The depositors describe the entry as "Glucose treated mitochondrial ribosome of saccharomyces cerevisiae class I". The RNA (Small ribosomal subunit tRNA) from Saccharomyces cerevisiae has 76 modelled nucleotides. An Rfam search finds the family "tRNA" in it. On this family, see Lowe and Eddy, Nucleic Acids Res 1997: "tRNAscan-SE: a program for improved detection of transfer RNA genes in genomic sequence". The family's RNA type in Rfam is transfer RNA. The organism belongs to Saccharomyces, within Eukaryota. The reconstruction used 12,907 particles. Among the 72 different proteins in the entry, which are not shown, are Large ribosomal subunit protein bL27m, Large ribosomal subunit protein mL43 and Large ribosomal subunit protein uL16m. Released in 2025, the model rests on electron microscopy data to a resolution of 3.2 A. Keywords: Dextrose treated mitochondrial ribosome, RIBOSOME.
RNA sequence: GGCUACGUAGCUCAGUUGGUAGAGCACAUCACUCAUAAUGAUGGGGUCACAGGUUCGAAUCCCGUCGUAGCCACCA
Numbered sequence: 001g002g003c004u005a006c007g008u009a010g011c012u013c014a015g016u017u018g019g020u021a022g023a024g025c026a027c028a029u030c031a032c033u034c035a036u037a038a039u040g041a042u043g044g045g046g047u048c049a050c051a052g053g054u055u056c057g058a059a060u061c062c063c064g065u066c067g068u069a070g071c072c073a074c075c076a
Base pairs, nucleotide, nucleotide: 004069010025011024012023027043028042029041030040031039052062
C1' cells in the first nucleotide's frame, strides 16, 4: 500500500489468440433389481464474482474499487 494473477452453474474444471450462453460428478424423475448400488434415458444451475467504455459484436475487452499467494531485501 498505489503496487502481479485469481472471485463461475451445488463440486471440480470451463473456455484461450474475440466471432459463446461447455464438461462430467453430485440432485430431482423414471426405469433395472427381490431391495439397494452401479449401468441406462431425462431435466434442473451460469447474472461465464461488480462499476462504467469500444469495433458490427467482448466469457473474452478496456478501464480500477468491494475480494487471493504478496511485497521490507545498501547495516558497519